[PDB]
C1' cells in the first nucleotide's frame, strides 16, 4: 500500500 | 434521520 472508520469535512435524499 | 464520498485518532 492496505483493512477498520461512534468526531469532524463534502455532495445526496 | 438515510445515503454515498473523503477521512482524524486508535489499532491491526
Nucleotide at each position: 500500500u492496505c483493512c477498520c472508520a461512534g468526531u469532524c469535512c463534502a455532495c445526496c435524499g | 434521520c438515510g445515503g454515498u464520498g473523503a477521512g482524524a485518532a486508535g489499532g491491526g
The RNA (Substrate strand - Minimal Junctionless Hairpin Ribozyme; Loop A ribozyme strand) has 25 modelled nucleotides.
Crystals were grown from: PEG 2000 MME, LITHIUM SULFATE, cacodylate, spermidine, cobalt hexaamine, pH 6.0, VAPOR DIFFUSION, HANGING DROP, temperature 293K.
It was solved by X-ray crystallography to 2.05 A.
The 2006 paper behind the entry is "Water in the Active Site of an All-RNA Hairpin Ribozyme and Effects of Gua8 Base Variants on the Geometry of Phosphoryl Transfer".
Sample source: Chemically synthesized based on satellite tobacco ringspot virus.